[PDB]
């Protein structure tokens, strides 16, 4: 980096999960 899943949220803030 690759294809997904998955949140809340004052919008300022994070918060990540199995795998290729």
């Nucleotide at each position: 980096g690759c294809a997904g899943c998955a949140g809340c949220u004052u919008c300022g803030g994070c918060a990540g999960c199995a795998g290729c």